[PDB]
An RNA structure (PreQ1-II Riboswitch) with a sequence from Lactobacillus rhamnosus, in which 77 nucleotides are resolved. Crystallisation conditions: 14.8% PEG 6000, 160 mM MgCl2, 50 mM Na-cacodylate pH 6.0, 1 mM spermine, 150 mM CsCl, Vapor Diffusion, temperature 293K. It was solved by X-ray crystallography to 2.28 A. The PDB entry is titled "Structure of a class II preQ1 riboswitch reveals ligand recognition by a new fold".
RNA sequence: GGAACCGCGAAAGCGGUUCCACGACGAUACUUAUUUCCUUUGAUCGUCGUUAUUACUGGCUUCGGCCACAAAGGAGA
Numbered sequence: 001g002g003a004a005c006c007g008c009g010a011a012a013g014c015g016g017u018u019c020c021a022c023g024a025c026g027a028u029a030c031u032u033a034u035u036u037c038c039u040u041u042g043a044u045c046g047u048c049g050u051u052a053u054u055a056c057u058g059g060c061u062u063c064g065g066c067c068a069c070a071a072a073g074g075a076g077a
Base pairs, nucleotide, nucleotide: 001020002019003018004017005016006015007014008013021050022049023048024047025046026045027044028043036075037074038073039072040071057068058067059066060065
Other pairs, nucleotide, nucleotide, family: 009011tHS009012tHS029042cWW031071cWH032072cWH035076tHS041070tWS055069tWH055071tWS056069cWW061064tWS
């Protein structure tokens, strides 16, 4: 941020709760042939948030971002 709602307020606003999505940081289990370990992504949890956000590869884009696939690149001196 989307949905519903509660509280304060004359209003504008402010605070909060639930669900969903996403992000930073941390943690847990784990597939991808691989005792290990690292990194991205996927799953889940915790804290705090609300665009803080590009898996590989391939695509789209109003160039801000977005989608499909579910895995992928390393180190083992």
The work is reported in "Structure of a class II preQ1 riboswitch reveals ligand recognition by a new fold" (Liberman et al., Nat.Chem.Biol., 2013). The model includes bound 7-DEAZA-7-AMINOMETHYL-GUANINE (PRF).